[PDB]
RNA sequence: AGCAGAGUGGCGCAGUGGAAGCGUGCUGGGCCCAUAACUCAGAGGUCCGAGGAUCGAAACCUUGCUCUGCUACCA
Numbered sequence: 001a002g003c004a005g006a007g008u009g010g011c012g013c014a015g016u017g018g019a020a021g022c023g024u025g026c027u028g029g030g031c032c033c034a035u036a037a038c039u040c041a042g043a044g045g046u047c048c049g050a051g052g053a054u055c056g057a058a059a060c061c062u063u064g065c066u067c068u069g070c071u072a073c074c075a
Stems, first nucleotide, its partner, number of pairs: 003069005010024004027041003048064002051061002
Other pairs, nucleotide, nucleotide, family: 008014tWH009010cHS009011cHS009022tHH015047tWW017056cWH020045tHS021045tWH023044tHS026042cWW032034tHS057060tWH070071cWS
C1' cells in the first nucleotide's frame, strides 16, 4: 500500500436498478386437564455513513466509518 471484501428484519442469511425476500425467534388466539410440540394469523428494514449519475439505486459509481483477509518494509 493496492486489493478479496463484507456491514440487510431481534439474530442468521437470500436479493446482478421497478419488489423490501426467506427462516428462526418474538406477538395473539384456537387446539391443551394445564405447559411444549402441534394449527391458524399478525408483526418485524436511514439495506454501514456522505455524495455521484439518472426514469428509479440495498444492488451502479467512487468516498469516508466499522471489520476480517493478506503477504511485503524498516520519514
P-tRNA from Drosophila melanogaster: 75 nucleotides with solved positions. Rfam match: tRNA. By type it is a transfer RNA. Rfam links the family to the GO term triplet codon-amino acid adaptor activity. The entry is indexed under Specialised ribosome, Drosophila melanogaster, Testis, RIBOSOME. The PDB entry is titled "Drosophila melanogaster Testis polysome ribosome". Among the 76 different proteins in the entry, which are not shown, are 40S ribosomal protein S6, 60S ribosomal protein L27a and 40S ribosomal protein S9. The work is reported in "Ribosome heterogeneity in Drosophila melanogaster gonads through paralog-switching" (Hopes et al., Nucleic Acids Res., 2022).